[PDB]
Context: one part of a larger RNA, bound to proteins that are not shown
C1' cells in the first nucleotide's frame, strides 16, 4: 500500500420484575319504576330551627334545664348503660335494656300572638311567689289582631 | 267584657282568580304553542261535579265523577299549519236532600197606633203525571220508608308468639362440597353460617295474639226526618233576575244563518193561561221548571310502609350507598363535588435492628401480607431497575 472487527456520551426495539394509576370482576348497608296500603299537622304553639344536655363528648343520633332521658299499661326473655371502644363507675329472673300505647316534662325562634327586633336577642305592665328584699332579679300565670255570636 | 272559630306548613294531586313566550305556520300579524308555564287564593285526604229551567228525534234517554268506545267522527280552521267534540252503546259507582215565598203564632222596634210595617225565631212548604198555601169532604199513626246524625260490635292498623326434619366420614384454613346410610315436607320463597345446607342459624308454609291508642265504608240498634186521595178558591212558587241590545269569555265554532251557557254596559217583566230550550227567525208538535244551599261512592296523587322487578350495579343507580343539599362557589336568590370494599376472625404485626421521624429488614399473625391498613382484583398511559439484540 489494501482492507475490515471491538469501544456507546446517550438513543432505538424485545424480554423479566417493579413503582404510579385505579380500570374490569366480583359485591351492596344505596337508589329507580310499578302495585298496594295509609294520607294531614298546627294558638293543647305546627313544619322547620336555634342553644343547649353525657363522670370524661369533637360529631351524629336521641332528649329538653324532670335534658342519650321521669310515669304507667301492654309485649318480651338475659343481657344492657345509642353510633363507641377507652378511663371511671353502674343496673339486670324480688323481669333491667329493646319494642308497642297513653301520660308527664318539653329553655329559646319560629304563623309567634304582651311590646321591639337586624329569627333563636332586648324591654314590659297586671296577679300569685321567693331573697333582708322598697329600689333588684329570678319563677309561675296572664296581656296580640281579625270574624262572629252572646249581653 | 265573655264564649267559639281564624291566623301557619305540607312531595305530587284539586277547585279558583290572574296568565306569557320561545316555537308552529318552513318569512308573519288572525291562528298555533296554551288555559300551557308561572304567580295568587282556597280547599282536603281527596279536590271539583252532582238532583235537570238537561239531553235530542229514539212517544226516547234519565243526578254527578271516572274508565272503553262513539272518533280524527261531527264541525272549526288566514278552510293555511293545525284545533278538534256531544248524543248514543259497553263499563265503575250507585242515595237523595234541605231551605226561599203563601199562610198561621210568638218576641222585639218603628210609628202617619192599623183587621199596619218591618227584623228575629217558631210552625208550614219543596215540586214537572206541576208542585205548594188556606177552605170543605174523606184518609193515616201499635202502620209503611228511614238517614250521610248518635250508640255498640266484628273486622283491620299500631308491639309480639308457636313453628317439621341430620348425622357420622373424606378433601379443605373452614363444608354447606364429596361419600355413607336416614329424615321432614300445608315448610324444596329467601338470607347467614370459614365455600356451594330443604332437616345448624333466622326464617317459610301453617296456626295464635293487646290492656292501650287509631280505624270502623262492614253487622246491629236508635233518634231526627219523611210518605195518601177528591172537590173549591187564585194567596204562592227565589228581581234590577228573566228578556231585549251593546261589549266579551265558555263549547268544535276564528262573526259565521250563530243558537245555548256565563257576564262589564243600558232598558227592564211576568207567577202555571207564568217561563227557558230543541242551533237566527216564525208556526206547529214537544223537552225542561233559572235567578238559595248541601249531598257518600266510583276518580287523581304518593311526603310517607310494604310488597315485586328479562331495573341499576359506586363515571351506573336519587345531587347524596360514605354524617350531603355538606364540603367548595355566590352578597343574594341561588349553584353543587368528590369520596364505596383488609380478613372468616384484628388475629391490626408485641421484641429486636437502621433511622429524630417517616419508612423499612427481621421476628410473629394468616389459608394467604405485592391480604398490611394511601388494605379485594390492580388494565392502560406514565416513571424506573436489569438482562437480550443494536446504533
Nucleotide at each position: 500500500a489494501g482492507a475490515u472487527g471491538g469501544u456507546a456520551a446517550g438513543g432505538g426495539c424485545c424480554c423479566a420484575c417493579g413503582g404510579u394509576g385505579g380500570a374490569u370482576g366480583c359485591c351492596u348497608c344505596g337508589g329507580c319504576a310499578c302495585c298496594c296500603g295509609a294520607g294531614c299537622c298546627g294558638a293543647u304553639g305546627a313544619a322547620g330551627g336555634a342553644c343547649g344536655u353525657g363522670g370524661c363528648u369533637a360529631c351524629c343520633u336521641g332528649c329538653g334545664a324532670u335534658a342519650a332521658g321521669c310515669c304507667a299499661g301492654g309485649g318480651g326473655g338475659a343481657g344492657c348503660c345509642g353510633g363507641u371502644a377507652g378511663c371511671g363507675g353502674g343496673c339486670g329472673u324480688g323481669g333491667a335494656u329493646c319494642c308497642c300505647u297513653g301520660g308527664a316534662u318539653g329553655u329559646c325562634c319560629g304563623a309567634a300572638u304582651g311590646g321591639g327586633g337586624g329569627a333563636a336577642c332586648c324591654c314590659g305592665g297586671c296577679c300569685g311567689g321567693c331573697g333582708g328584699g322598697a329600689a333588684c332579679g329570678c319563677c309561675g300565670g296572664u296581656c296580640a289582631c281579625c270574624g262572629c255570636g252572646c249581653u | 267584657g265573655c264564649g267559639c272559630g281564624g291566623g301557619g306548613g305540607g312531595a305530587a294531586c284539586c277547585u279558583g282568580g290572574g296568565g306569557a313566550a320561545c316555537u308552529g305556520a318552513a318569512a308573519c300579524a288572525u291562528c298555533u304553542c296554551a288555559g300551557u308555564a308561572c304567580c295568587c287564593a282556597g280547599a282536603g285526604g281527596a279536590g271539583a261535579g252532582g238532583a235537570a229551567a238537561g239531553a235530542g228525534a229514539a212517544a226516547u234517554c234519565g243526578a254527578c265523577u271516572c274508565c272503553c268506545u262513539g272518533a280524527g267522527u261531527a264541525g272549526c280552521g288566514g278552510c293555511g299549519a293545525g284545533c278538534g267534540a256531544a248524543a248514543g252503546g259497553g263499563g265503575a259507582c250507585c242515595a237523595g236532600c234541605c231551605u226561599a215565598a203563601a199562610c198561621c203564632g210568638u218576641c222585639c222596634g218603628g210609628c202617619u197606633u192599623g183587621u199596619c210595617c218591618g227584623g228575629g225565631c217558631g210552625g208550614g212548604g219543596u215540586c214537572g203525571u206541576g208542585g205548594g198555601g188556606c177552605c170543605c169532604u174523606c184518609g193515616g199513626a201499635c202502620a209503611c220508608c228511614g238517614a250521610a246524625u248518635c250508640c255498640c260490635c266484628a273486622g283491620c292498623c299500631u308491639a309480639g308468639c308457636c313453628g317439621a326434619a341430620g348425622c357420622u366420614g373424606u378433601u379443605g384454613g373452614g363444608a354447606a362440597g364429596c361419600a355413607g346410610c336416614g329424615c321432614c315436607a300445608g315448610a324444596g320463597a329467601g338470607g347467614g353460617u370459614g365455600a356451594a345446607a330443604g332437616c345448624c342459624c333466622c326464617g317459610u308454609a301453617g296456626g295464635c295474639g293487646a290492656a292501650a291508642g287509631g280505624u270502623g265504608g262492614g253487622g246491629g240498634g236508635a233518634u231526627a226526618g219523611g210518605u195518601g186521595a177528591g172537590g173549591g178558591u187564585a194567596c204562592c212558587c227565589g228581581a234590577g233576575u228573566a228578556c231585549c241590545c251593546c261589549g266579551u269569555g265558555g263549547u268544535u265554532c276564528g262573526u259565521g244563518g250563530a243558537g245555548c251557557c256565563a257576564u262589564g254596559g243600558g232598558g227592564g217583566a211576568a207567577u202555571c193561561u207564568g217561563g227557558g230550550c230543541g242551533g237566527a227567525c216564525c208556526a206547529c208538535c214537544g223537552c225542561c221548571u233559572a235567578a238559595g244551599g248541601c249531598u257518600a261512592a266510583g276518580u287523581a296523587c304518593u311526603c310517607c310502609g310494604g310488597g315485586u322487578g328479562a331495573c341499576c350495579g359506586a363515571u351506573a343507580g336519587c345531587g347524596c350507598a360514605c354524617c350531603a343539599g355538606u364540603a367548595c362557589c355566590g352578597u343574594g336568590a341561588g349553584g353543587g363535588a368528590a369520596a364505596g370494599g383488609u380478613g372468616a376472625a384484628a388475629a391490626g404485626a408485641a421484641c429486636c435492628c437502621c433511622g429524630g421521624g417517616a419508612g423499612g429488614g427481621g421476628a410473629g399473625u394468616g389459608a394467604a401480607a405485592u391480604a398490611g391498613a394511601g388494605c379485594c382484583u390492580g388494565a392502560a398511559a406514565c416513571c424506573g431497575u436489569g438482562g437480550g439484540c443494536u446504533u